[PDB]
Context: bound to proteins that are not shown
DNA sequence: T
DNA sequence: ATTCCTCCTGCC
């Protein structure tokens, strides 16, 4: 004027799907609420039907 | 691991 | 108001 040590990161951060309804610097999020953890097709015209925005007569 |  | 004409869209 100060004083022992025996184990970390299998090295680092908001599980997910469909519907509805909102809502956003948005080719796609994000929040309510329902139902949930099967499966699965998609480049759809120059024609056929349903629509939509014009402009003539 |  | 009732007939072309151009154009986009969805399905199939």
């Nucleotide at each position: 004027a100060u004083g022992u040590a025996g184990g970390c990161a299998g090295a680092u951060u908001u599980g997910u799907u469909g519907g509805u309804u909102g809502u956003g610097a948005a080719u796609c999020g994000c929040a309510a609420c329902c139902a949930g953890u099967g499966g699965c097709c998609u480049u759809a015209a120059u024609g056929g039907c349903a629509g939509g925005a014009g402009g003539a007569a």
Primary citation: Wang et al., Cell Discov (2025), "Structural basis of the RNA-mediated Retron-Eco2 oligomerization". Solved structure of RNA from Escherichia coli, together with DNA, 70 nucleotides shown. It was solved together with Retron Ec67 protein. The structure was determined by cryo-electron microscopy at 2.6 angstroms resolution and released in 2025. The PDB entry is titled "cryo-EM structure of retron Eco2".